[PDB]
RNA sequence: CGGUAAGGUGAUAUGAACCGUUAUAAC
Numbered sequence: 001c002g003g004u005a006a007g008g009u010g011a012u013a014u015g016a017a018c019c020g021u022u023a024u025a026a027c
Stems, first nucleotide, its partner, number of pairs: 003027001007019003
Other pairs, nucleotide, nucleotide, family: 004026cWS005006cHS005025tHS006020tSS007025tSS
């Protein structure tokens, strides 16, 4: 730049800290 969206920060991977829920979460 377009789609998409209530959910997300790839896996063994939990936890930790965080990002988002309406149009710069993430994919």